Annotation: This is an experimental structure of RNA (GLUTAMINYL TRNA), with 72 nucleotides shown. An Rfam search finds the family "tRNA" in it. Its family is annotated with triplet codon-amino acid adaptor activity in the Gene Ontology. The family has 954 seed sequences and 5,335,975 matches in Rfam 15.1. By type it is a transfer RNA. From the family's description: Transfer RNA (tRNA) molecules are approximately 80 nucleotides in length. Their secondary structure includes four short double-helical elements and three loops (D, anti-codon, and T loops). Further hydrogen bonds mediate the characteristic L-shaped molecular structure. tRNAs have two regions of fundamental functional importance: the anti-codon, which is responsible for specific mRNA codon recognition, and the 3' end, to which the tRNAs corresponding amino acid is attached (by aminoacyl-tRNA synthetases). tRNAs cope with the degeneracy of the genetic code in two manners: having more than one tRNA (with a specific anti-codon) for a particular amino acid; and 'wobble' base-pairing, i.e. permitting non-standard base-pairing at the 3rd anti-codon position. On this family, see Lowe and Eddy, Nucleic Acids Res 1997: "tRNAscan-SE: a program for improved detection of transfer RNA genes in genomic sequence". The 2000 paper behind the entry is "Influence of transfer RNA tertiary structure on aminoacylation efficiency by glutaminyl and cysteinyl-tRNA synthetases". Crystallisation conditions: 2.1 M (NH4)2SO4, 70 mM Buffer, 20 mM MgCl2, 20 mM BME at 298 K, pH 7.0, VAPOR DIFFUSION, HANGING DROP. Protein in the same entry: GLUTAMINYL-TRNA SYNTHETASE. It was solved by X-ray crystallography to 3.1 angstrom. It comes from the structure "CRYSTAL STRUCTURE OF GLUTAMINYL-TRNA SYNTHETASE COMPLEXED WITH A TRNA-GLN MUTANT AND AN ACTIVE-SITE INHIBITOR".
Context: bound to proteins that are not shown
RNA sequence: GGGGUAUCGCCAAGCGGUAAGGCACCGGAUUCUGAUUCCGGCAGCGAGGUUCGAAUCCUCGUACCCCAGCCA
Numbered sequence: 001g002g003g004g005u006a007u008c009g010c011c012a013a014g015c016g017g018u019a020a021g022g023c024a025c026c027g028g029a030u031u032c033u034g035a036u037u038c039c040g041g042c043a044g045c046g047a048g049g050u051u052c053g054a055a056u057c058c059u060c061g062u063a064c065c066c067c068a069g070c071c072a
Base pairs, nucleotide, nucleotide: 001067002066003065004064005063006062009023010022011021017052025041026040027039029037045061046060047059048058049057
C1' cells in the first nucleotide's frame, strides 16, 4: 500500500433515543465441600462538524490485526 478492528480487567449487546447480560472481582447471608446458592457492590480512541439529542452519523488522525507460500 489494501483489507479489517477500536464500549468494563476479558468477552459481548445497542445500528440515533438517552450505555443489556457473561466471566473476573469486592461486600453480606446461608452451607459438614473456604464450593455450591445467595442478594448487594465498579464503564464506548482522539479531536472536530452533524442532532433537539449520536457508542451507533460525517471527517480528520490515532492504534492494533491481516496480506508479498507453487499452505490453508